[PDB]
Context: bound to proteins that are not shown
RNA sequence: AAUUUCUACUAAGUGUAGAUAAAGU
Numbered sequence: 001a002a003u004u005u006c007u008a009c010u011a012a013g014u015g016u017a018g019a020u021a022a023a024g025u
Base pairs, nucleotide, nucleotide: 005019006018007017008016009015
C1' cells in the first nucleotide's frame, strides 16, 4: 500500500482473498 467499490492486505511482483444493487431521497 495498487481495487468497479469496500475491507484486510502485498499474497511471489502493475497484484492477492472475500464481499459487492446501482440510481434517487
This is an experimental structure of RNA (mature crRNA) with a sequence from Lachnospiraceae bacterium ND2006, with 25 nucleotides shown. Protein in the same entry: Cas12a and anti-CRISPR VA4. The structure was determined by cryo-EM at 3 angstrom resolution and released in 2019. Entry title: Cryo-EM structure of LbCas12a-crRNA: AcrVA4 (1:2 complex).